Molecule: 40S ribosomal RNA fragment
Organism: Oryctolagus cuniculus
C1' cells in the first nucleotide's frame, strides 16, 4: 500500500497478504 473485520466513525489498536 491491498484487503478482510471492529466500530456511529477506523485508511487505528486484531486478522490475510
Nucleotide at each position: 500500500g491491498a484487503c478482510g473485520a471492529u466500530c456511529a466513525g477506523a485508511u487505528a489498536c486484531c486478522g490475510u497478504c